[PDB]
Context: one part of a larger RNA, bound to proteins that are not shown
RNA sequence: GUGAGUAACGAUAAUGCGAGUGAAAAGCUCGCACGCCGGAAGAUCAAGGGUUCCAGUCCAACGUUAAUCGGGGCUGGGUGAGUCGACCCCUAAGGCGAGGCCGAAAGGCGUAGUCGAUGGGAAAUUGGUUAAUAUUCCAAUACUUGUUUAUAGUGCGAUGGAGGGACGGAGAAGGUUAUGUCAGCCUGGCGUUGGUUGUCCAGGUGAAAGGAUGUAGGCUUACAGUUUAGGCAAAUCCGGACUGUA
RNA sequence: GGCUGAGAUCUGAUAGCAAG
RNA sequence: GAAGUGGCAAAUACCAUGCUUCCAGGAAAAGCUUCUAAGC
RNA sequence: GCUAUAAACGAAUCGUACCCUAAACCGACACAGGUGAUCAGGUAGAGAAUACCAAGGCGCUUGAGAGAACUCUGCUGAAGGAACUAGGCAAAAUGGUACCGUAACUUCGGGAGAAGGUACGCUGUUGAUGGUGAUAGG
RNA sequence: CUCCUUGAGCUUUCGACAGUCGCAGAUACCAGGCUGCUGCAACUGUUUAUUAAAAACACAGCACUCUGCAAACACGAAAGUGGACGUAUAGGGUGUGAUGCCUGCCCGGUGCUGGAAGGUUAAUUGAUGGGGUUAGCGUAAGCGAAGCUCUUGAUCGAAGCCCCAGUAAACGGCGGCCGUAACUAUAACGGUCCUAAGGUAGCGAAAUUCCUUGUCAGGUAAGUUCUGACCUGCACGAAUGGCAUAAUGAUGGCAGCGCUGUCUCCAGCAGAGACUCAGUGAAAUC
Numbered sequence: 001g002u003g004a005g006u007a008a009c010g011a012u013a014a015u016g017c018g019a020g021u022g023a024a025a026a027g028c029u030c031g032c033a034c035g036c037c038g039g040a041a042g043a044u045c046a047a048g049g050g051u052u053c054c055a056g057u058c059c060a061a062c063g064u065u066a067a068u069c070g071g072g073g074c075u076g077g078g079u080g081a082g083u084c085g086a087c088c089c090c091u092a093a094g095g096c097g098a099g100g101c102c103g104a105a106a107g108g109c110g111u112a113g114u115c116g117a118u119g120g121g122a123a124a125u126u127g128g129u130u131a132a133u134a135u136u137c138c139a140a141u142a143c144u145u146g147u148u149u150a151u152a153g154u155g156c157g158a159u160g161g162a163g164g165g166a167c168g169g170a171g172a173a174g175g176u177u178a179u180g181u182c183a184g185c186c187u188g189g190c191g192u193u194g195g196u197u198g199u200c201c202a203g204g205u206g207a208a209a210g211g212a213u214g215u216a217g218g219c220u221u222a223c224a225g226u227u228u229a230g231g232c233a234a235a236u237c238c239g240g241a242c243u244g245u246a
Numbered sequence: 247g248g249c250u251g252a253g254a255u256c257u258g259a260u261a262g263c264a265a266g
Numbered sequence: 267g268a269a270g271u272g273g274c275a276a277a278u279a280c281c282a283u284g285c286u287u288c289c290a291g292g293a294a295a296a297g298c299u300u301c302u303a304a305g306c
Numbered sequence: 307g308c309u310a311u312a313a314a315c316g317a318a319u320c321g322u323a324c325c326c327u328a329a330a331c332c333g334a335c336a337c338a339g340g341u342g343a344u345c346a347g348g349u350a351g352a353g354a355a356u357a358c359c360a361a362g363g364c365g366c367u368u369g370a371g372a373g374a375a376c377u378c379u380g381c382u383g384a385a386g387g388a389a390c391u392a393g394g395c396a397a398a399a400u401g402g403u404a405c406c407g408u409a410a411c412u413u414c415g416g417g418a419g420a421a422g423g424u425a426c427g428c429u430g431u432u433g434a435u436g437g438u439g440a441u442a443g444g
Numbered sequence: 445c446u447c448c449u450u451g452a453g454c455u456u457u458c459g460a461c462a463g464u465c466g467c468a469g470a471u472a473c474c475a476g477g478c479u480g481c482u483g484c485a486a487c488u489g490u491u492u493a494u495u496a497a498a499a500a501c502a503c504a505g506c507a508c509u510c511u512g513c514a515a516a517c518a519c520g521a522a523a524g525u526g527g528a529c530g531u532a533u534a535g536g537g538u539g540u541g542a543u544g545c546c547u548g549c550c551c552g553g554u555g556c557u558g559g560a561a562g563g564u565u566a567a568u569u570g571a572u573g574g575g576g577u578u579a580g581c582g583u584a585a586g587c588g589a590a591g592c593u594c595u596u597g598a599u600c601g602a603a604g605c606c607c608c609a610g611u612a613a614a615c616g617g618c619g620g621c622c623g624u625a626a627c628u629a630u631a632a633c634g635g636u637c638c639u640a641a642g643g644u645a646g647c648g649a650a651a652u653u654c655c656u657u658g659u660c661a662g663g664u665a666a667g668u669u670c671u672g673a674c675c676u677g678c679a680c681g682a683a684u685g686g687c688a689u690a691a692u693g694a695u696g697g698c699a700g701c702g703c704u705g706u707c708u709c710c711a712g713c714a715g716a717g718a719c720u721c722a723g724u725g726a727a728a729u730c
Stems, first nucleotide, its partner, number of pairs: 001730001008724002015033006034365004042345004048325002052323001053077006062070002082143002084321003088121003094115003100109003125140004144317013160301004168288004174281003179275005184205006190198001210257003217250004222245007230238002253445001263270001289292001331340002347359004368722004376717008385708002389706001394703001402426005411416001413542001427464008436455003442449003465469001477701007484693002489501002505540007517526003543688004548618003553615002555611005562606003573595005580587002619637005646680001647677001658674005
Other pairs, nucleotide, nucleotide, family: 002729cWW003728tHS004727tHH005006cHS005725tWS006726tWH007725tHS010335tWW012715cWS013364tWS014034tWS014365cSS021025tWH022024tHS022068cWS025068tWS026368tWS027065tWH027066tWS036041tWS038040cHS038360tHS038361tHS040042cHS040361tWH046326tHS047326tHS047328tWW051078tWS051079tWW054131cSS059070tWH061072cWS063336cWS065368tWS067367tWW071329tHS077132tWS078079cWH081322tWH082123tWS090295cSS091117tWH091294cSS093116tHS097112tHS098111tWW099110tHS102522cSS103106tHS108522tWS108523tSS117119tHS119293cWS120296tWS122144cSS124135tSS124141cWH125208cSS129134tWH130132tHS134137tWH141209tWS157304tHS158160tHS158302tWH160233cWS161231cSS164297tHS165166cHS165296tHS166295tHH167294tWH172284cWW173282tWW175252tWS177277tWH178276tHS182206tWH186268cSS193194cHS196198cSS204269tSS205270tSS206272cWH208259tHH209258tHS213445cHS214215cHS214251tHS215252tWH216251tHS216281tWS234302cSS235301cSS265267tHS278354tWH289291tHS324330tWS325330tSS326328tWS328331tWH328341tWH333337tWS351353tHS351355tHS375718tHS383705tWH384705cWH384709cWW387704tHS387706tHS388394tHS388395cWH388396cWW388704tWH390706cSS391393tHS398703cSS400476tHS401475cWH407421tHS408420tHS409418tHH410417tHS412415tWS413415cHS413689cHS416690tSS435456cWH439452tHS440451tHS441450cWW466468tHS484499cSS486690tWS486691tWS487503tHS491498tWH492496tHS492497tWH504541tHS506613tWS511515cSS512531tSS513530tWW513531tWS513532tHH515528tHH516527tHS516535tWS520522tHS520523tHS540683cSS542689tHS546682tWS547683cWH550640cSS551614tWH565603tHS566601tHS567601tHS568600cWW569599cWW570597cSS570598tHS571597tHS572596cWW578589tHS579588tHS582585tHS617641tWS624631tWS624632tHS625630tWH631632cHS631633tHS638642tWW639641tHS643644cHS643681tWS644682tWH645681tHS645686tWS648675tWS649656cWH649658tHS649676tWW650652tWW652680cWS653655tWS663667tWS663669cWW664666tHS667669tWS682685cSS705709cWS
């Protein structure tokens, strides 16, 4: 090439019209109306991606049609942290592993260790702002943790000891808040068609963390003294045995 | 009585927020 | 250039890593609090 | 060196856009698939079901006609009612709550929601009842 | 941020009585169909990603057997591991598969366990015998010590095997032929061959039955299916478990009620395609 200008154009949630721009408008923008989702088809992330984000500009290709539109082309812009996350401290599984063991070689294993989060470990919230960032910027009010200096008091020091951290499944009775709803309050309205100044209609309106306080719940004897077959040594710390005091 | 403890309350708090 | 406070309802969130029960018996380590050793 | 009291000074580096039930990830596609967690408005409702809505977001990147056969997906169907068919396949049917009632058999648990019945809207009156607490009194 | 009494307002839950409208009040969406007989598997679970979800696998439970701890067993060349920081009430392997009633006979075969009298038997060891060579002896032919060397293969020699037993919830097995009773029929009984032994209970035309749609009963107007029974079991049968069994199952078969466009026999209607127009523009094949 033929098939053939044939099948199909990817959820049956759905579109209509008026303006605008434009070479050109069913598809873009704006508007009014209609329809669809609404434990999503809205919002915040992790993973993965990597600029797709925002603006301007262009319409060849890409987009299953057209395109003035775009996650397409081109040019610029945009990501702001002591508190969010990572990094960092810590370890699980599991790796690697001075020495060590084993093995023709290559290598395999394994102690001390050293890594390894999906887990443990400090700390901020409200509001405003950009075309595009915000617990990051700005405003207000907080919080955590360091260094240096000084003033006093004064035995400090660990990879070690002890506490702590620190944890299952199910179930149940409560007490709350988030939040909702009505009301109140504030601002508007008196309705194209009967009625609507009213017990009427619509819209708006509730500041957080923190500091105090110490409630509903929950748990629960406290302090001092003497001593010591224990905590690898030591211990005023834990454990044990007693004596008082409540 | 001690420890803990949501929430409420006070403070934070003369914040912000609309038609003008 | 306004309002900004009362009732009621109400979470699977919080108290709560709590409480009660059961058996299949429920991470680790550090941070953290103390104790001392060598040492100063 | 440590513990208090302060005063000053600090808290580095990396990430932060954007998608994320997706046209931006995994499916060769702007692919009806797959993809962990979080937030969770209203009226009905047990509910995170369902229906309709909010905030927010969309109409799913070919349309316009026509209204043949046939295909798909539905709705209704006289009389009959499984005669269909391998076979009631598919469809149709049932379906909630309260109360009444419920057989064989059984391992005593069950079978069981067996089967099968009755009520159910709205309006007014009225009895009881849980919670919360204004208000007074101690 | 306290307690007690009282109870406004708001809200919860049951009722009763009276009225009222419609074809219809759980009015929409939503939201069990239900019974009877019977096979299988106890059940919840699991599985052939992508044609099989089951009666298959698993399962709690049962039994056998191994294993005394450096366990048996498994990974590994070994070290090192798991078993297990467990210890025979444990751990491994195997079968069976809740439960109820139960689980017969055969140890000849093949395994496993124990035994060792005898037979046979490895490497090894090397007796003994037969050669090769040659110092020497030889007229020659030949004979020939030592040494070295080739070969032979006495003796020794474990396990195993053959043997001797036991063991089947080890792997396995569980038969024929004639005759016989007061109608006929049948054979409770007898004879006989073989074997290790010839099937107990229970079940049975069965997930097993070929003949076969067996026969008889029930159900239908009519039933190769189904249910009950018979036993002539081609070719059931007791942990490759037998017979049942409540409950359970998107399991198999059969039968009903309800219900129906499944059908008689299709009709009408709605939407999406098909058809026409405009834009884009494949496919296998050839």